[PDB]
An RNA: 18 nucleotides with solved positions. Bound small molecules: 3'-deoxy-guanosine 5'-monophosphate (GDO). Crystallisation conditions: 0.02 M Magnesium sulfate hydrate, 0.002 M Cobalt (II) chloride hexahydrate, 0.05 M Sodium cacodylate trihydrate pH 6.0, 25% v/v (+/-)-2-Methyl-2,4-pentanediol, 0.0005 M Spermine. Released in 2021, the model rests on X-ray crystallography data to a resolution of 1.65 angstrom. It comes from the structure "3'-deoxy modification at 3' end of RNA primer complex with guanosine dinucleotide ligand G(5')ppp(5')G". Giurgiu et al. published it in Angew.Chem.Int.Ed.Engl. in 2021: "Structure-Activity Relationships in Nonenzymatic Template-Directed RNA Synthesis".

RNA sequence: ACUUAAGUC
RNA sequence: ACUUAAGUC
Ligand code: LCG
Ligand code: GDO
Repeated sequence: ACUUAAGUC
Repeated sequence: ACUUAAGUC
RNA backbone atom coordinates (compact mmCIF):
# COMPACT_ATOMS: atom_id res chain seq x y z
C1' A A 1 0.00 0.00 0.00
C1' C A 2 -3.73 -3.49 -0.93
C1' U A 3 -7.75 -7.36 0.40
C1' U A 4 -11.83 -9.03 3.55
C1' A A 5 -15.28 -7.58 8.15
C1' A A 6 -17.49 -4.14 11.42
C1' G A 7 -18.07 1.04 12.73
C1' U A 8 -17.87 6.54 12.24
C1' C A 9 -17.81 10.81 9.30
C1' A B 1 -11.36 9.42 4.15
C1' C B 2 -10.64 7.55 8.94
C1' U B 3 -10.99 3.67 13.18
C1' U B 4 -10.73 -1.34 14.90
C1' A B 5 -9.68 -7.02 13.35
C1' A B 6 -7.52 -10.62 10.23
C1' G B 7 -4.54 -11.56 5.85
C1' U B 8 -1.12 -10.60 1.67
C1' C B 9 2.76 -7.87 -0.43
P1 LCG C 1 2.25 4.46 8.23
O1 LCG C 1 1.68 5.85 8.31
O2 LCG C 1 2.33 3.90 6.77
C1 LCG C 1 2.85 4.77 5.74
C2 LCG C 1 1.77 3.20 4.02
C3 LCG C 1 3.41 4.71 3.21
N1 LCG C 1 3.31 0.67 4.51
C4 LCG C 1 3.08 0.58 5.83
C5 LCG C 1 3.26 -0.55 3.99
N2 LCG C 1 2.85 -0.69 6.14
C6 LCG C 1 3.00 -1.44 5.01
C7 LCG C 1 2.91 -2.77 4.72
C8 LCG C 1 2.45 2.49 2.93
O3 LCG C 1 2.71 -3.74 5.52
C9 LCG C 1 3.01 3.89 4.51
C10 LCG C 1 3.57 1.80 3.73
C11 LCG C 1 3.32 -2.18 2.38
N3 LCG C 1 3.07 -3.10 3.41
O4 LCG C 1 3.95 2.82 4.68
O5 LCG C 1 1.66 3.40 9.04
N4 LCG C 1 3.43 -2.67 1.13
N5 LCG C 1 3.40 -0.89 2.69
O6 LCG C 1 3.14 3.60 2.23
O7 LCG C 1 0.81 4.13 3.59
C1 GDO D 1 -19.20 11.11 3.22
C2 GDO D 1 -19.93 10.04 3.43
C3 GDO D 1 -19.94 9.08 2.46
N1 GDO D 1 -19.24 9.24 1.35
C4 GDO D 1 -20.13 11.30 5.19
N2 GDO D 1 -17.82 10.42 0.02
O1 GDO D 1 -20.63 8.05 2.51
N3 GDO D 1 -18.45 11.28 2.09
P1 GDO D 1 -21.24 14.10 9.04
O2 GDO D 1 -21.57 15.47 9.47
O3 GDO D 1 -22.28 13.02 8.99
O4 GDO D 1 -20.71 14.13 7.51
C5 GDO D 1 -19.80 15.18 7.17
C6 GDO D 1 -19.16 14.89 5.85
O5 GDO D 1 -18.51 13.54 5.80
C7 GDO D 1 -20.10 14.98 4.65
C8 GDO D 1 -19.23 14.32 3.62
O6 GDO D 1 -18.24 15.22 3.08
C9 GDO D 1 -18.59 13.18 4.38
N4 GDO D 1 -19.30 11.91 4.29
N5 GDO D 1 -20.58 10.14 4.64
C10 GDO D 1 -18.47 10.34 1.14